[PDB]
Molecule: Isoleucine tRNA
Organism: Escherichia coli
RNA sequence: GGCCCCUUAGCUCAGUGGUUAGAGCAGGCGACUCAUAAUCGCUUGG
RNA sequence: CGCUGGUUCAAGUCCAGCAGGGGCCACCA
Numbered sequence: 001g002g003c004c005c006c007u008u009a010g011c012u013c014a015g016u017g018g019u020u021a022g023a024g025c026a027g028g029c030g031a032c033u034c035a036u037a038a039u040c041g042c043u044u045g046g
Numbered sequence: 047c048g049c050u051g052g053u054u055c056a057a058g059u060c061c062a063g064c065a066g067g068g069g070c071c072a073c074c075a
Stems, first nucleotide, its partner, number of pairs: 001071007010025004018055001027043004048064005
C1' cells in the first nucleotide's frame, strides 16, 4: 500500500432518522442489627 | 453520543475530512 470492523455514564455494553438517550456493576440514600458485613427498596448522571 | 463540515421538515443514527485501536490481504522472490 486494496477493503471494512469499532469510538455512547466511573467500568462493561444496548439503541429502530421523530416528539424522549438506556441496562448491569460501581457511588448515594432508606429498611435490618447492640454495631457491621451480606440481603431487600428507592435512587443522581453523559 | 470523539471533533469538524454536508444531505434532509428533522441526524447519537446517513455521507465526507481528521484522531485512535483491529481482521481478511495480493505481489515481489